[PDB]
RNA sequence: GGCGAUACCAGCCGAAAGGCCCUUGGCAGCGCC
Numbered sequence: 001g002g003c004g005a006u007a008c009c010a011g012c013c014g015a016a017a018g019g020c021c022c023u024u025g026g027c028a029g030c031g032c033c
Stems, first nucleotide, its partner, number of pairs: 001033004008026002011020003
Other pairs, nucleotide, nucleotide, family: 005029cWW006023tWH006028tWS007008cHS007021tHS010021tWW014017tHS023028cWH024026tWH
């Protein structure tokens, strides 16, 4: 440098349950190459 998993806080949809969003929106961090 690339690929990827991870959806916390925020934001968004939602009356709630819950959902969207993946490098940031928030100096994230991590794994593989």
An RNA: 33 nucleotides with solved positions. Method: X-ray crystallography, resolution 1.64 angstrom. The entry became public in 2022. Menichelli et al. published it in Proc.Natl.Acad.Sci.USA in 2022: "Discovery of small molecules that target a tertiary-structured RNA". The entry is indexed under RNA, aptamer, theophylline.